[PDB]
Released in 2008, the model rests on X-ray diffraction data to a resolution of 2.75 angstroms. Shown are 749 nucleotides from a PDB entry: RNA (23S RIBOSOMAL RNA, nucleotides 2059 to 2914) from Haloarcula marismortui. The entry has 29 different proteins, among them 50S ribosomal protein L30P, 50S ribosomal protein L24e and 50S ribosomal protein L4P. Taxonomically the source falls in Haloarcula (Archaea, Methanobacteriati, Halobacteriales, Haloarculaceae). It holds a match to the Rfam family "Archaeal large subunit ribosomal RNA". For this family Rfam cites "Crystal structure of the ribosome at 5.5 A resolution" (Yusupov et al., Science, 2001). The family is grouped with related families in Rfam's "LSU clan". Ions in the entry include magnesium, chloride, strontium, sodium, cadmium and potassium. Blaha et al. published it in J.Mol.Biol. in 2008: "Mutations outside the anisomycin-binding site can make ribosomes drug-resistant". The PDB entry is titled "Co-cystal of large Ribosomal Subunit mutant G2616A with CC-Puromycin".
Context: one part of a larger RNA, bound to proteins that are not shown
RNA sequence: UACAUUCCAGUGCGGAGUCUGGAGACACCCAGGGGGAAGCAAAGACCCUAUGGAGCUUUACUGCAGGCUGUCGCUGAG
RNA sequence: GACUCUCACUCCGGGAGGAGGACACCGAUAGCCGGGCAGUUUGACUGGGGCGGUACGCGCUCGAAAAGAUAUCGAGCGCGCCCUAUGGUCAUCUCAGCCGGG
RNA sequence: GACCCGGCGAAGAGUGCAAGAGCAAAAGAUGACUUGACAGUGUUCUUCCCAACGAGGAACGCUGACGCGAAAGCGUGGUCUAGCGAACCAAUUAGCCUGCUUGAUGCGGGCAAUUGAUGACAGAAAAGCUACCCUAGGGAUAACAGAGUCGUCACUCGCAAGAGCACAUAUCGACCGAGUGGCUUGCUACCUCGAUGUCGGUUCCCUCCAUCCUGCCCGUGCAGAAGCGGGCAAGGGUGAGGUUGUUCGCCUAUUAAAGGAGGUCGUGAGCUAGGUUUAGACCGUCGUGAGACAGGUCGGCUGCUAUCUACUGGGUGUGUA
RNA sequence: GGUGUCUGACAAGAACGACCGUAUAGUACGAGAGGAACUACGGUUGGUGGCCACUGGUGUACCGGUUGUUCGAGAGAGCACGUGCCGGGUAGCCACGCCACACGGGGUAAGAGCUGAACGCAUCUAAGCUCGAAACCCACUUGGAAAAGAGACACCGCCGAGGUCCCGCGUACAAGACGCGGUCGAUAGACUCGGGGUGUGCGCGUCGAGGUAACGAGACGUUAAGCCCACGAGCACUAACAGACCAA
Numbered sequence: 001u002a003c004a005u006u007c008c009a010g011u012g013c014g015g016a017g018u019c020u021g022g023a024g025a026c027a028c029c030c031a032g033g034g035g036g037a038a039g040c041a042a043a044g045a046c047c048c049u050a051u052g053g054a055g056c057u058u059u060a061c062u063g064c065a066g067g068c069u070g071u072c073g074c075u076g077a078g
Numbered sequence: 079g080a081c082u083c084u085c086a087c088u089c090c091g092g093g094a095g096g097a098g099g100a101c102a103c104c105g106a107u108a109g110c111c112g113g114g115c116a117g118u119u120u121g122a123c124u125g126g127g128g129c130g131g132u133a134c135g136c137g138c139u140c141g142a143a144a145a146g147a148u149a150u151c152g153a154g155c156g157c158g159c160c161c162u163a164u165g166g167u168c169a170u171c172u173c174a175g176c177c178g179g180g
Numbered sequence: 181g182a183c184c185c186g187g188c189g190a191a192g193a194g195u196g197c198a199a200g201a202g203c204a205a206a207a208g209a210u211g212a213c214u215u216g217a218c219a220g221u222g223u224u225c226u227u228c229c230c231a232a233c234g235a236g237g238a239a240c241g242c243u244g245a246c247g248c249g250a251a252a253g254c255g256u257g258g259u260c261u262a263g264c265g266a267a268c269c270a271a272u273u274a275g276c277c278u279g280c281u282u283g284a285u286g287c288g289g290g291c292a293a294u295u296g297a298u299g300a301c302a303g304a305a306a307a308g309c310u311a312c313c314c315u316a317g318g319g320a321u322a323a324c325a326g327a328g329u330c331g332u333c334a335c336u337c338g339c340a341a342g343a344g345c346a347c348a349u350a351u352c353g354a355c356c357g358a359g360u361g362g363c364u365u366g367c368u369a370c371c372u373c374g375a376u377g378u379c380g381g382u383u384c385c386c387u388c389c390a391u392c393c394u395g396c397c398c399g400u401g402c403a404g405a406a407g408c409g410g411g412c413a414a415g416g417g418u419g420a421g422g423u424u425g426u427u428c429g430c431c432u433a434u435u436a437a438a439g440g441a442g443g444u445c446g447u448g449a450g451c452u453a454g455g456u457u458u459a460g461a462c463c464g465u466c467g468u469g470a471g472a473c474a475g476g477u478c479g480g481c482u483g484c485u486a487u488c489u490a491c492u493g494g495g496u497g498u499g500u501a
Numbered sequence: 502g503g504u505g506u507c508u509g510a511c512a513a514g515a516a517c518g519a520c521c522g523u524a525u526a527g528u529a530c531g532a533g534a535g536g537a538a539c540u541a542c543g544g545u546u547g548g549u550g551g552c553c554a555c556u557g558g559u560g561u562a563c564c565g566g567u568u569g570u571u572c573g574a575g576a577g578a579g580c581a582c583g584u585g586c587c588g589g590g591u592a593g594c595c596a597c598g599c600c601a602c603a604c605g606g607g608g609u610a611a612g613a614g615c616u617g618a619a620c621g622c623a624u625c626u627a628a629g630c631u632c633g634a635a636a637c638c639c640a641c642u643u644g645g646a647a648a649a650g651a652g653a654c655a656c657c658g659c660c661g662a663g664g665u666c667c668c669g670c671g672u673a674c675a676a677g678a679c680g681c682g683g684u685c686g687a688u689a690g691a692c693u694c695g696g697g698g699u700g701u702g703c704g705c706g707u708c709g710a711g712g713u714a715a716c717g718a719g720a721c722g723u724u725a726a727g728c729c730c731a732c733g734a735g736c737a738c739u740a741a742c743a744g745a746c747c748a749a
Base pairs, nucleotide, nucleotide: 002018003017006023007022008021009020010019026497027496028495029494030493031492032491035489036488037487039484040483047318048317049316050315052314053313054310055309056308057307060118061117062116063115064114066111067110068109069108070107071106072105073104076083077082078081087098088097089096090095121134122132123131130151135157136156137155138154139153140152158301159196160258161257165214166213167212168211169210170209171208173192175188176187177186178185179184180183194203195202197263199261200260201259218244219243220242221241222240223239224238225237226236246255247254248253269296270295271294272293273292275291276290277289278288279287326370327368328367329366331365333361334360335359336358337357338356342352343351379454380452381451382450384446385443386442387441388440389439392417393416394415395412396411397410398409399408400407420432421431422430460478461477462476463475464473465472466471502657503656504655505654506653507652511644512643513642514641517547518546519545520544521543522542523541524540530535548602549601550600551599552598556596557595558594559593563589564588565587566586567585568581569580570579571578572577605639606638607637612632613631614630615629663747664746665745667683668682669681670680671679688740689739690738692735693734694733695732696730697729698728699727704723705722706721707720708719711716
């Protein structure tokens, strides 16, 4: 996605309306409360991974403002 | 390596003038501090990751299945030197331990 | 156990250090002499089985110069397998080559090689926090749950030492041995990371039996009454409350008894939000700090109109005609 | 084709579970203390199904009291959240109310035994048999011709049995369904009774603390009055008329 009336067991990438074995099952419609569709809505927030990103810290690495200080110039007379 | 001055320059004053003065300001260079700010780094292994550990380079036995090869955070345990003689040749010689005599 | 002598003595000694291996007229000991731990250039193997890869390593040659021995010969360090390192940069050494029209002077470029290390050891110079977070992915890998296992846990069985005033077997029961379950815990990493909402509780339904009560039984250390232990048995029942979010549990009063367990630790497209589990804050501990804590504490969000299926009830048709 | 009545393959149930008390009996038993059972009874509890005479709740049907304001006062009304508030309350619906829910068969388990052999005996078992659980089956209640072997019976009918629409209504009901009545009639409404709710109407008369009078809250009488009713009865007065369709 398709098919789709299912249920109990089994099996299978170990959590099947669809595979196996059985059971059950005439079709359609109305109302209901929501058991299942590992329901619908979101390319998991958690965890790990990437020689990813960013904000933040510091006695991480390297630099920069800035403060302090020497020296030259401005810069002269005795 | 201590001082005076005034004329630049600075400030105060409306002005006269006053204070300061080769200093300060400013340009340049040098040393110190310097997450205030900026760019980045901050590994890997791993019964997920962290902590621990290093099976992250080397050597030996076993694991290893009688050729060679062979994994695990497998078992046992080492190496990051030391020595100028503790190296080299030659000569002479035979060691551990035990026995019996001083 | 000083030392001397004799005998036995293939090796248990010694050989720097792991382990394995080698060695006895020696590879060990003593003595003497000597410094080959020499310069240079290779072959081969190894490093890297097969099968490419550097530094390193070893065995084996050649040239030169040495040392020793009568000589053959032995010495490219220590008996063999560990003790090691790229480029760049730094220092140093002999000879030689070279620097922009040219000569002189100075200072440079280079061929060969040595020493200085990258132990993350085939070599980056380099600390943290994030719960304020963000992206790419992963079920390649953890947390809940599933699945496997069953050490752990629960329950059972065998044997029956022991005690039980005597007496295993009324009853209690060690050691050791054999199992069942899948409720506890742990292990694994198979399933799901383009999400399977999570503890406790609540509500509503089904189930299991390893039975707490109720029925029927056996035994007794069964007078009776009341018990104790065991068997069959899951029809029914198993309730209300105080602290705590608690599950569990502790406690009260009732009770025939107030059993346990499974259903995605049943149950959030049912509920609750007290707990866990963001963003705010405090305390204690730790940290220089940002901040952290498997510590405590106050506050803190819960989307959706049911297509299918499922069941509860209600109809319309067709079949039987 | 039709109407009516059934059958029962199967399906569901816990339709019942448990306790207390009385007699048994101060008895069996036991020195005593203490202290049973079989059976028969009365009740309670939990569950279950149903029902409303009684008790109770509701009752924004209804009646009454009454505060504020508006219609001039009076009378009588609206509004104050879906009744302003307070008091009472019918029908219905309800639980806190009321009624009902075995006994006994059959077959077993554990167990107690009989007969009995292998095994001359013994033995509850090997064949056979008698018993024995709240558990199983039946009994009892509920569903159930779509049970594809798709059922049975009886009557009516195939040009007419029956059904639908229509109409008046509920013992029924979210649509649909279901049930009843339809003039050969009491189905619904109106009216009148009955049975019920409230609690004494408007108006007028007397009294009325007072006040010169005006006026005056209120009391009594008329008045079990007035007002009201989701129920019943009577009653064809109004409306169930008219009439269409399907059908072997």